[PDB]
Context: bound to proteins that are not shown
RNA sequence: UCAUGUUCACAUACACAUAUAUAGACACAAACGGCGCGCG
DNA sequence: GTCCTATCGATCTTCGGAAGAGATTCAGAG
DNA sequence: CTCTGAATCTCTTCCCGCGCGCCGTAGGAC
Numbered sequence: 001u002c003a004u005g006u007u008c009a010c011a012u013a014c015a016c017a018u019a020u021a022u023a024g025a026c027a028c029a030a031a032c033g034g035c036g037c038g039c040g
Numbered sequence: 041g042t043c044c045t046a047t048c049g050a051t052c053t054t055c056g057g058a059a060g061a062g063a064t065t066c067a068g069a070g
Numbered sequence: 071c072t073c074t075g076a077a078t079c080t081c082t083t084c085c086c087g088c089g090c091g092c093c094g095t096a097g098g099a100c
Base pairs, nucleotide, nucleotide: 032094033093034092035091036090037089038088039087040086041100042099043098044097045096046095057084058083059082060081061080062079063078064077065076066075067074068073069072070071
């Protein structure tokens, strides 16, 4: 010392509304024989 | 100490129940 | 020679409730 970069193209922001239903359904037993004593 | 297996396969289960009935065992004979 | 009598054996039954109390496989072998 060191120029240039085609055209068009980027938001405007407001009105609407739903649902039930709950896991073991039950959770479960305190158990069966002598020996006695006693009550009625 | 725990687990598994067996009983009197070398005794003696009680006499002090009565009953009441049946199943089962024996008389005197045709 | 065994047929209806009777004779010895076993089996079966024994109130209803109720409340307590306790007590409850062993021995041997690995």

mRNA, together with DNA: 100 nucleotides with solved positions. The depositors describe the entry as "E. coli 70S-RNAP expressome complex in NusG-coupled state (38 nt intervening mRNA)". The reconstruction used 15,327 particles. The 2020 paper behind the entry is "Structural basis of transcription-translation coupling and collision in bacteria". Method: electron microscopy, resolution 3.4 A. The entry became public in 2020. The entry is indexed under Transcription, Translation, Expressome, Ribosome, RNA polymerase, GENE REGULATION.